[PDB]
Context: one part of a larger RNA, bound to proteins that are not shown
Molecule: 23S rRNA, nucleotides 2142 to 3049
Organism: Pyrococcus furiosus
RNA sequence: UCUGCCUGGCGCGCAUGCCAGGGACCCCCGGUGGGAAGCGAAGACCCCAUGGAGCUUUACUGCAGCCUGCCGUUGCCACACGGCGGGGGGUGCGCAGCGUAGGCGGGAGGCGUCGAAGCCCGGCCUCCGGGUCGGGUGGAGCCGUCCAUGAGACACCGCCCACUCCCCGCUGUGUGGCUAACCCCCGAAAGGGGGGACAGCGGUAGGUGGGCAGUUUGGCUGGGGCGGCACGCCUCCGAAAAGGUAUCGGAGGCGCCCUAAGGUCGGCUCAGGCGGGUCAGGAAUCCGCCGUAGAGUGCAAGGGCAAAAGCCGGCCUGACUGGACCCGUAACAGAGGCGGGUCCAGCCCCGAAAGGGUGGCCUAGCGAACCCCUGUGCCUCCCCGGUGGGGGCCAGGGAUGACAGAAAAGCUACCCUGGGGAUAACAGAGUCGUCUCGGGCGAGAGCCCAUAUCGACCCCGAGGCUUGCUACCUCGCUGUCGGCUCUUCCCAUCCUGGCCCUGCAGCAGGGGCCAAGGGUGGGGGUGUUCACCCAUUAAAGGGGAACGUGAGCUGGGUUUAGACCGUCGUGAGACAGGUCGGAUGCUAUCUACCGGGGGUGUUGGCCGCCUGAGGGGAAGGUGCCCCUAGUACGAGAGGAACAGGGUGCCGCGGCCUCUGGUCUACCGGUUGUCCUCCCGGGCAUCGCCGGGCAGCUACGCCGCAGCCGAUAAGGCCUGAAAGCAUCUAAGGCCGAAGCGGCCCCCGAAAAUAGGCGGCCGUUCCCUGGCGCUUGGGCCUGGGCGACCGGCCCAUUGCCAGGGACGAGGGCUCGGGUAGAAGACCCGGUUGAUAGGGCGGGGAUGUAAGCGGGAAGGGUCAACCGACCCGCUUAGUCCGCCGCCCCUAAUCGCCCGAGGUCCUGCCCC
Numbered sequence: 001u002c003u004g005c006c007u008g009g010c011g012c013g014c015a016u017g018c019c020a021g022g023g024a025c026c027c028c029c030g031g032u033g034g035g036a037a038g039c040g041a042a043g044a045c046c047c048c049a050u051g052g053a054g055c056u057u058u059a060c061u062g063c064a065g066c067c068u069g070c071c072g073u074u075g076c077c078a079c080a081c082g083g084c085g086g087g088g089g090g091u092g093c094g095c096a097g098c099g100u101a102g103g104c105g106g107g108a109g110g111c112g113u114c115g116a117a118g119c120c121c122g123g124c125c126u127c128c129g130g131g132u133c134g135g136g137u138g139g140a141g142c143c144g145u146c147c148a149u150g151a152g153a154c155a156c157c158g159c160c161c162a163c164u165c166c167c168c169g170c171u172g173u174g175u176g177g178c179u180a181a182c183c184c185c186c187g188a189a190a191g192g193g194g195g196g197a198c199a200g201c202g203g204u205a206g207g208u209g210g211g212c213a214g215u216u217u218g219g220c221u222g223g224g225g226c227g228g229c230a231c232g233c234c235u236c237c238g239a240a241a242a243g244g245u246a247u248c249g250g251a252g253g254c255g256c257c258c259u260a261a262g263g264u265c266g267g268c269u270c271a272g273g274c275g276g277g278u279c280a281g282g283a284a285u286c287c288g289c290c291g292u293a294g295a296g297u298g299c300a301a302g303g304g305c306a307a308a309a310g311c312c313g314g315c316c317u318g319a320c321u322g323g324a325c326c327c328g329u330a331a332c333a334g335a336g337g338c339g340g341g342u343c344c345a346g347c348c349c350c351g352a353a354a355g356g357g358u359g360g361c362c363u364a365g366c367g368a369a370c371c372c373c374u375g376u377g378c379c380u381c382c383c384c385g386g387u388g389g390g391g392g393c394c395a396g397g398g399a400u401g402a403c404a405g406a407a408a409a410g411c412u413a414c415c416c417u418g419g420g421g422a423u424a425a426c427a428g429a430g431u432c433g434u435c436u437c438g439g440g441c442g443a444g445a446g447c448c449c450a451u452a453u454c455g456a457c458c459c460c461g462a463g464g465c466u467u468g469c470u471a472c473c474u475c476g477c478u479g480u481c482g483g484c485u486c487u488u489c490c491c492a493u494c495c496u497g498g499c500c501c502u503g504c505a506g507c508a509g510g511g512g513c514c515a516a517g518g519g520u521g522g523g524g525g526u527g528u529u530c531a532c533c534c535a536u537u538a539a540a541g542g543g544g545a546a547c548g549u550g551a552g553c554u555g556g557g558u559u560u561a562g563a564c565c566g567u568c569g570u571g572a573g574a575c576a577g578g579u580c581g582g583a584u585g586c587u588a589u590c591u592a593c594c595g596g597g598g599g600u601g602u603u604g605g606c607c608g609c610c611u612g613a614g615g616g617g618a619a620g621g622u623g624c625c626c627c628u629a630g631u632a633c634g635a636g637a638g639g640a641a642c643a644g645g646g647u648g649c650c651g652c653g654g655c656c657u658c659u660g661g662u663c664u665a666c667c668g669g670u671u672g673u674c675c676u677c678c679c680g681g682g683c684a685u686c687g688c689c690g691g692g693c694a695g696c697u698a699c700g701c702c703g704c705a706g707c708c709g710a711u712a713a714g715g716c717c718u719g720a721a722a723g724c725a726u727c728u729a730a731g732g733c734c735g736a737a738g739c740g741g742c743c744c745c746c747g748a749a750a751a752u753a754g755g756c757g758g759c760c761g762u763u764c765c766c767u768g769g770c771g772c773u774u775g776g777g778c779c780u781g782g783g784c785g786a787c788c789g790g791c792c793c794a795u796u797g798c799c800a801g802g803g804a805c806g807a808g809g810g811c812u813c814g815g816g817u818a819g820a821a822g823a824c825c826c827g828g829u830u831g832a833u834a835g836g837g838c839g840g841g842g843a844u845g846u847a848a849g850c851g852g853g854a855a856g857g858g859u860c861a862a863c864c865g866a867c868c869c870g871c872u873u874a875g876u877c878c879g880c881c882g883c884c885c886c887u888a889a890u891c892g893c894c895c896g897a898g899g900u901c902c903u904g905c906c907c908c
Base pairs, nucleotide, nucleotide: 002017005022006021007020008019009018025599026598027597028596029595030594031593032592034591035590036589038586039585046420047419048418049417051416052415053412054411055410056409059215060214061213062212063211065208066207067206068205069204070203071202072201073200075178076177077176078175079174080173082171083170084169085168086167088165089164090163091162102160103159104158105157106156109143111141120135123132125131183194184193185192186191218231219229220228227248232254233253235251236250237249255403256298257360258359263315264314265313266312267311268310270294272290273289274288275287276286296305297304299365301363302362303361320346321345322344323343324342325341326340327339328338348357349356350355371398372397373396374395375394377393378392379391380390381389428472430469431468433467435463436462437461438460439459440458444454445453480557481556482554483553484552486548487545489543490542491541494519495518496517497514498513499512500511501510502509522534523533524532562580564578565577566575567574568573604760605759606758607757608756609755610754614746615745616744617743620650621649622648624646625645626644633638651704652703653702654701655700659698660697661696662695666691667690668689669688670687671684672683673682674681675680707741708740709739714734715733716732717731761900764802765801767800768799769798770797771796774794775793776792777791778790779789781788782787808895809894810893813827814826815825816824833888834887835886837883838882839881840880841878842877843876844875850870851869852868853867856864857863
Other pairs, nucleotide, nucleotide, family: 002016cWW003016cWW010015tWH013428cSS013472tHS014427tHS029820tWS033034cHS033588tHS036551tWH047423cWS056571cSS057059cWH064209tHS081172cWW087166tWW092161cWW093129tSS095101tHH096152cWW097099tHS099152cWW100130cWS110142cWW110155tSS115140tHS116141tSS117138tHS118137cWW118138cWS119136cWW119137cWW122133tWS124131cWW124132cWW126130cWW179196tWS179197tWH180197tWS181196tHS182195cWW187190tHS209211cHS215408tWS215409cWH216409cWH217410cWH228230tWS234252cWS234300tWS235301tSS238247tHS239246tHH240245tWW254365tSS255366tHS257261tWS260317tWW262316cWW269308tWH271291tHS278284tWS279281tHS293306tWS295308tWW299364tWH304309tHS308310tHS318347cWH318348cWH318357cSS329338cWS343358tWH351353tHS351354tHS367400tHS368400tWH400405cWS410572tSS420475tWW421424cWH421425cWH426474cWH427473cWW429470cWW432434tHS432464tWS434464cWW434466cWW441457cWW442456tHS443455tHS445446cHS445450cHS446452tHS446503cWS449503tWW450455cWS452510tSS463492tWS464466cHS479584tWW485549cWW488544cWW493495cHS493515tWS495538cSS498713tSS505637tWW506632cWS506638tSS514712cSS515737tWS519539tSS520541cWH521535cWW521540tHS525531cWW527556cSS536540tWH537539tHS549552cHS555584tWS561582tHS563579cWW569571tHS588590cHS596821cWS596822tHS600749tWH602753tHS611748tWH612747tWS612750tHS613747tHS618620cSS619651tSS623647cWW627643cWW628642tHS629641tHH630631cHS630639tHS631640tWH632639tHS634636tHS656697tHS656698tWH657700cHS658700cWS663694tHS665692tHS693879cWW698699cSS698700tHS710738cWW711736tWH713735tHS717727tHS718728tWH718730tWS719729tHS720726tWH721725tWH722724tHS728730cWH748754tHS749751cHS761897tSS773797tHS783785tHS783786tHS804898tHS805897cWW807896tHS811892cWW812828cWW812891cWS814833tSS818823cWS827889tSS831889tHS833885tHH836884tWS845874tHS846872tSS848872tHH849871cWW854866tHS855865tHS858860tWS858862tHS
């Protein structure tokens, strides 16, 4: 895109179109929405994407603001104070000790009218250890060499290293005073006030800094997240006897250790067990014997090895330099870093030598570009030389363990996007651990007794109804649950029916078979499918249909956006934790069915009546009670059946008289208001209220069987196989609410396309042409006959040209016992169909007017009066019936043929 399907199978596993059956004439109208995984959506759920965005923070990195140092702006006095810088000036208990040795060096003699001890005080620091020092008396000596002392001179001469203090020259910093910059107030101005090198501003440094901005926050994955990482690498296995070889594939490791645990060489042989020894035993230690590998070899595992690679001892440091091939990495087959074997050159080592050593017997111990640092030798740095400081060639070392290397945290139910059924939720399919159900075996218990009943261990099946697994379908939406409403189906059956067993006395159970025809409810809590409870009940069975049912409802719950509490979280924010609230779209093109029209096909049409292929069904279901019968059975308590009646409910179909409902026919009452009042009416959208006919309805009434056939489960006959027994092996008799029939509904589009009765259509002529063309009878030879030939007839038949007649039926009109349109039914003057008039039957309840009464009030008079009575069983009204043709059922239209195109049966 198209279209007349339905069911199953199949298929992208949820089909009108494939495949096999079946139904099937077309169109149209109306209805309800079952389907068209119908229309509205590039699914908000979920995943993925080196997507985006908002938000958060002790993520990453940046950036405002704030703090803070410095410089400039930026001036004057002082003070105190840090650092130089020049002179200076006291002050030096290692311990012996004459005594407080601070250090070396020149240096045992310097000092002394170049005025000394030793008395007397003054200033002094201080370890008050004791030295230093100005006054003066004096008035002529004092010291170490000597030696002790780890280091010797208060003999002297130099410069120092101690704390420390100070005038001066420079310079920082802190505090206060000042006022001339600058700033805040006042004033138009002039000028003054407060404060002051502070502050403010410019520039820069550090710190803080989700206030602000850019971003990231990996990948693996039984979808994804926690978790784990199998993300680098090693071993055995998986791994299919060459090689390769996967999974969040089994076991189980390495991210170092060792400078001997290396290298070479010599000697040498072990775990464990036995016998002798010591001991409590036992150890280490000892002697002999056995002992092909169980030891050991750093460390997983595996592989290698015994005159060794192990053990012991010595020596030694090749884990050396340079530069290759090759392999692995990364099979084959591109591939970086890394490792290894294997040469050759150089330098050593060891060993007698041969010969070996490119680290550890092998296989884990793995690290780039760039950058920096190291080390050696060499090149280079812009006209040129030299110097500093650079670049570069090479090698080593320093990280990326998310391991062929980004520099890196979270939330999103406020989301948004690109997509995906490559992938979750839901439903389906598959599956069937679980779930349901069923079978076998039979341990054992039940009073004895496996199997009346109960039934472990263990074993095997069926279903798809719970859960889980799966990812096949679907993410350009097949709308969630539950409920409601409506309908179909399944039996492994709760009742009902028919049965078997029993630990079946009865009544009542337990357990099993047949059986879906029918039945299987009402309530209380819960959002609840389930389940719990109540009272009934015969019984109140289970499961499937997009976990039936949202182009039907409902929308309470699940899983939006609001909010709260608890927990968690720094926080944003989260929760299948608790909780309140939170929309339910669409006018049917197709098809499906219920119902209704208009026509065709059924062999030329039609008006009316039937048949009954077939299709449908539950028209019926079920209980109670009485009789049986207080009986059978039972000790008693208790307590059936066959059979014959009456009823109730549920389902079902008709019906409205009864009785209910309604009744915008109608009548009455009445509040408001309008028409002046009266009467009679309008609206208040039946005005409200009271009553109610017709009709339609229930809450009302009426009706809704038995019986036969053929069977199942079961019970039996005969009767063998198996001389018997036996319900079956063959034959035969019964035996379910189920099946068929009976019944009820529909039903000539039942293709074997019906049956009957009636009604209809059921044609001419001139002229020309033709006729055993069409039809019949006769004779004879041939033929069973039809037929050929001979004889006889036709108002006839045929072709060409013109030409007749018109049954049924609708439309029409008056109404309905009918009805969405259409249809249907009845009547149309050969008439009572509809309406009028009248009268009959019904509904309402006393009309208008008038007359009287009437609480009272008044000159108690003319009267004003709600209301009451009489007139009046009135008045008002009818969707009904009768009488009666008065009125209207008038008038008028049409479509529909023409014994049939051709054939055969019997005549013509």